[PDB]
Context: bound to proteins that are not shown
RNA sequence: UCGUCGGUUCAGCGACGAUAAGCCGAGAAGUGCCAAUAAAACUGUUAAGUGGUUUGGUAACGCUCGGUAAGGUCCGAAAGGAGAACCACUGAACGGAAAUUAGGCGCGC
DNA sequence: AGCGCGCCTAATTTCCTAATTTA
DNA sequence: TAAATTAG
Numbered sequence: 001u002c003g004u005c006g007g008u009u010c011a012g013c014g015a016c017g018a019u020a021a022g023c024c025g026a027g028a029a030g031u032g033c034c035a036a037u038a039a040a041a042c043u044g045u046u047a048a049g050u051g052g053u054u055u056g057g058u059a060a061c062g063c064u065c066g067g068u069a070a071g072g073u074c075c076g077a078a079a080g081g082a083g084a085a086c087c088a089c090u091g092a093a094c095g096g097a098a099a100u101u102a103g104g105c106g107c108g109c
Numbered sequence: 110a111g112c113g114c115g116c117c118t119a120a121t122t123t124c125c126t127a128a129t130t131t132a
Numbered sequence: 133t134a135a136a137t138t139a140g
Stems, first nucleotide, its partner, number of pairs: 001018006008093005022068006030061001032058005041050003071087003074081002095125012126139004
Other pairs, nucleotide, nucleotide, family: 003070tWS005088tWS017069cSS020069tWS028029cHS029063tWS031060cWW037053cWW038052tSS039051tHS039052tHS040051tHS044047tHS059060cHS076079tHS081082cHS107113cWW108112cWW
């Protein structure tokens, strides 16, 4: 300094945790990348030009899902323990969810 | 140390059913 | 006999 529990939000309180502004797992909807392949469309007398499509794979991503510490009684030598089972304050409030829009930023330098 | 990001924040609207009938 | 379905 941030956070967890005490019916929600914001403040304190009692306890506790913190490299948490930290560390990890799986997966393949999407964007990049690697192989093979080259559609639509347009300009074109033509010749041909722009254009970049399709199927797989990979796992870098402000990719997509998730995990990970935190109240006191209790067991457990302690760690740890199956949201086991009980207990837990003060003040001010207490109409919420979803969707959309358009502007001004904080980066950008 | 300017003049384009993408996007975040605030503003804004709607809604918060019933009556009947299979099981 | 509470879950299912559909109209205004």